[PDB]
Context: one part of a larger RNA, bound to proteins that are not shown
RNA sequence: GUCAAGUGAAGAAGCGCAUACGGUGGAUGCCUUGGCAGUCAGAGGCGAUGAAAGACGUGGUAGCCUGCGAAAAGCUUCGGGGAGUCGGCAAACAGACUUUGAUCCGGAGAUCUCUGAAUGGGGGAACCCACCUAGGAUAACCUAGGUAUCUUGUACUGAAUCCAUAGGUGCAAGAGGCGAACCAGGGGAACUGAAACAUCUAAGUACCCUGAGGAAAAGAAAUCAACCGAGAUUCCCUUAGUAGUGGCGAGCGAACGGGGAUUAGCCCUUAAGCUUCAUUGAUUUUAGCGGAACGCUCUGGAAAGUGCGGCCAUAGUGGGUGAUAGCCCCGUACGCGAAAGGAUCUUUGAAGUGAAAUCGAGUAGGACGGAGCACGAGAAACUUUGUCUGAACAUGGGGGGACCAUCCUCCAAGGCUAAAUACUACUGACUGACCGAUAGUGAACCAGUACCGUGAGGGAAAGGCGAAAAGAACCCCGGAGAGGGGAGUGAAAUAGAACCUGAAACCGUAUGCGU
Numbered sequence: 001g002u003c004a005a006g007u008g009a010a011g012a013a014g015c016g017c018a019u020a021c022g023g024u025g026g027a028u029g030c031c032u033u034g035g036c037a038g039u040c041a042g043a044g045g046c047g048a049u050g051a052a053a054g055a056c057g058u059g060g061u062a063g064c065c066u067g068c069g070a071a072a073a074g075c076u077u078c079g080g081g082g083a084g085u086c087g088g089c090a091a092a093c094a095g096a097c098u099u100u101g102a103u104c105c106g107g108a109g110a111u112c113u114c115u116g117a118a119u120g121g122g123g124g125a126a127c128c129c130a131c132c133u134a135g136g137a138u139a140a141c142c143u144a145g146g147u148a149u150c151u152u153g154u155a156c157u158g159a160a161u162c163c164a165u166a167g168g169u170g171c172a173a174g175a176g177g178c179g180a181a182c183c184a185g186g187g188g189a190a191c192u193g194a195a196a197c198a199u200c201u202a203a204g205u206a207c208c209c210u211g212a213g214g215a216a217a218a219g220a221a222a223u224c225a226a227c228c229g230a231g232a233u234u235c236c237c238u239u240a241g242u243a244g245u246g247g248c249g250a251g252c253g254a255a256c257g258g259g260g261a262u263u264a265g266c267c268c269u270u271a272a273g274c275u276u277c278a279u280u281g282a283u284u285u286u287a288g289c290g291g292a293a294c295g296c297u298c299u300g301g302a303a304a305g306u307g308c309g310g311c312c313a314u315a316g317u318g319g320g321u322g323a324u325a326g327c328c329c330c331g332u333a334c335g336c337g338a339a340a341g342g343a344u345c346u347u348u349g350a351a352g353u354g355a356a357a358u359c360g361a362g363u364a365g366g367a368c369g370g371a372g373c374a375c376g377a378g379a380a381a382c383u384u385u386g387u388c389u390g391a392a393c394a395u396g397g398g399g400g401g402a403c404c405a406u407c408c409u410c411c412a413a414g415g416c417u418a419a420a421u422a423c424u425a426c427u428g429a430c431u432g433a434c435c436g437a438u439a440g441u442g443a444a445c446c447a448g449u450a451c452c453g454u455g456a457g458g459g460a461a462a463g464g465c466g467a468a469a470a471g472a473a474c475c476c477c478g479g480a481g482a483g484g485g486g487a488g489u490g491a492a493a494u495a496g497a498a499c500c501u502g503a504a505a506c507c508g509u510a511u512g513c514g515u
Stems, first nucleotide, its partner, number of pairs: 014515010029500001030464002034435002036432007043424002045178002053115003056069003060093001063089003075109006084097003120129003130147007149175009182213001183211005193200001197247001223230002234261005244252002265416003268360001273353005281345006288336003294309003298305001310327002312316001318330003365389008375401001396411005451458002471499001474486004
Other pairs, nucleotide, nucleotide, family: 012013cHS012014cHS024505tHS025504tHS026502tSS026503tHS027502tHS028501cWW032436tHS032437tWH033444cSS034440tSS034441tHS035440tSS044214tHS047117tWS048119cWH048176tWS050117tHS050118tWS051118tHH051177tSS052116tHS054126tWS057072tSS059064tHH059065tWH059087cWH061092cWH062090tWW064446cWS066073cWH071110tWS074110cWW078339cSS079287tSS081103tHS082101tWS082102tHS083098tWS083099tWH083101tHS084102tSS107340tSS115125cSS148176cWH158166tHS159165tWH160164tWH161163cHS161164cWS179180cHS181214cWW181423cSS182422cSS183216tSS188204tWS188206tHS189205tWH190203tHH191202tHS192201cWW193250cSS194249cSS199249tWW200250tWS200376tWS204205cHS213215cSS214422tWS215421tWH218233cSS219232cSS219418tHS220264cWS220265tHS220417tWH221231tHS222364cWS222397tSS223409tHS225228tWS225408cWS226400tWS227407cWS232419tWW233420tWW239256tHS240255tHH241242cHS241253tWS242254tWH243253tHS244374tSS246249tHS246250tHS246376cWS249376cWH250376cWW261420cSS262419cSS264417tWS264418tWS266271cSS268357cSS270356tWW271355tWH272354tHS272416tWS278348cWH279347cWW280346cWW287337tHS291315tWS291333tHS292312cSS292315tWS292331cWH293326tSS297306cWW299303tWH300302tHS300323tWS301322tSS302322tSS303305tHS315332cWS321325tWH325328tHS338339cHS338340cHS361392tHH362363cHS362390tWS363391tWH363413cSS364390tHS373381tWW375378cWS378379cHS385386cHS391412tWW424425cHS424426cHS435439cSS436444tWS437444tWS437463tHS439444tWH442447tSS443447tSS447461tHH448449cHS448459tWS449460tWH450459tHS453455tHS453456tHS465469tWH465495cSS466468tHS466470tHS466492cWS467491tHH468490cWS469493tWW470489cSS470495tWW471496tSS471497tWS472487tWS472496tHS472497tHH473487tHS478481tHS478482tHS488496tWW489493tWH490492tHS490495tHS
């Protein structure tokens, strides 16, 4: 060198794991614009003098929100205030106003379209059509006022029907509607429980309806008690889950007595009160004013933080300011303040009412059927009443839980009455071992919106640049794009506007090893 046999790396279409860097996404942290729950107060109503709720308008410029109403982001005036202003989303340019005191804040006035109780008539809300009176225009109208119904009262008229009455017309006063709860009353379930279910329970609850008020209701013993006495009503704690009640099941459930909060009683031979209008003083509320005391230094983009040294405090754990401030600002303790309006207490006065008149008769009692009393018929008192009845007159009557006697206690069938009690849709302050953007309201954001539904109704998602827009002049690629690369700003831009942080799933690029 040839051949043979043996052995055999590397070469990955793609894939896996790890790591690095990204992307998507929007968790987490930190934050707050908004909520949630209390505490202390206020106000407890608004409406025919037009409410709640809206529609449409109103601005230099389009829309929406806010405000306002053809006088329309507003007009007049009285106070505060003292340099800026022409509201917000959300600014840009315009045009202006203001120390002859503007914007702004508070009181009082004016205006106040259209709809809506809606009320001149009608109507498919935000529209259509009128009449009467007075005035003024001559054309085809304009201004101001009036024109609903019902109740009460009053005046005039006025039938069948003679007097009347019913009716009709005018006038005056009042009401109607809305509102979360609280209160009184009318009507009143079922699911459920009873381990089934009908009595029973749920429950006189939910709901529907009516009426009233800042509270309402109740309220001054025909009440309890027990032979001693208490002394209206209402509310809290006990008595006591007791007595009792209960297909004696499940359940329901007192009172007497006691401790408290409040305290008030007055009249029908006419009062305490309450309302309204004067009126005398006190507060209070609706704008505001003043309000102490700190420097240097280090780091840093920035100091309030480091270090050193001070001062104020009846003001020290407030909110901001470029990081953590008693002394930087706004505040805070404290002390002042009202032209005007509201409100609450009061001192007197006036009417009005309470007012039912004159002590309670179709009432007490009774029968039947219900309801309530903790009490479901029970031996069932008491209250109440749908039907039916029905006394007595203090020498009388009611009650004391069948009923009778004795005793005690009260005087019903006429009234008014504060406080302690209930609630919060609303306004303010303060607070939280409440939440912090899937939480907290459904709603932190143009949310009862978008959207869904014929409709009643149901019903979201969606917060964060930076200290400051300093929000990226200019150059380049690109379609005079989208998006990028530089430059610049900024402490930081992988803080670049879908912007703090920036998790995971999920998707990539690069490298190493494996396949």
The RNA (23S ribosomal RNA, nucleotides 1 to 515) from Pseudomonas aeruginosa PAO1 has 515 modelled nucleotides. The entry is indexed under Ribosome, PAO1, wild type, antibiotic resistance. It holds a match to the Rfam family "Bacterial large subunit ribosomal RNA". The structure was determined by cryo-EM at 2.46 angstrom resolution and released in 2025. Among the 48 different proteins in the entry, which are not shown, are 50S ribosomal protein L3, 50S ribosomal protein L36 and 50S ribosomal protein L18. Lineage of the source: Bacteria > Pseudomonadati > Gammaproteobacteria > Pseudomonadaceae > Pseudomonas aeruginosa.